[PDB]
Context: bound to proteins that are not shown
RNA sequence: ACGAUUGCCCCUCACGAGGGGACAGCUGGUAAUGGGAUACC
DNA sequence: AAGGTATCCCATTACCAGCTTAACTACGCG
DNA sequence: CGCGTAGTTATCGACCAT
Numbered sequence: 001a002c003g004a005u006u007g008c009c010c011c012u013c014a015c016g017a018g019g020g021g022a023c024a025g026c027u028g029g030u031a032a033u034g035g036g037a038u039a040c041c
Numbered sequence: 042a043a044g045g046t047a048t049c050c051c052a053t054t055a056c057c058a059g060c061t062t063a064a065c066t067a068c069g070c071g
Numbered sequence: 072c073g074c075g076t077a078g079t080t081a082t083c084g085a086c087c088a089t
Stems, first nucleotide, its partner, number of pairs: 008021005024061018062081004067076005
């Protein structure tokens, strides 16, 4: 001394905000996976 | 190289179908 | 006549490896 209005994710905060990040998304029917609880041999 | 199985419950994914317009024309009406 | 609402009518070409 410069740059994108909402939203979504992460982190910091003197709660004034700051920094970083994804941006192909919806449905639908199935199938697998992870975790948890229980029962049995 | 987690002993296996069987009932349930939650969550998330993977695989594979469907999707994700607009130019031009035609009336009805103030 | 202009503006708002709504009808016609157009096309989709797609792999390897068991």

The RNA (crRNA) with a sequence from Phage #D, together with DNA, has 89 modelled nucleotides. It comes from the structure "Cryo-EM structure of CasPhi-2 (Cas12j) bound to crRNA and DNA". Keywords: CRISPR, CasPhi, Cas12j, Nuclease, R-loop, crRNA, PAM, RNP, Complex, VIRAL PROTEIN-RNA-DNA complex. Released in 2021, the model rests on cryo-EM data to a resolution of 3.05 A. The work is reported in "DNA interference states of the hypercompact CRISPR-Cas Phi effector" (Pausch et al., Nat.Struct.Mol.Biol., 2021). The sample was in a buffer at pH 7.5.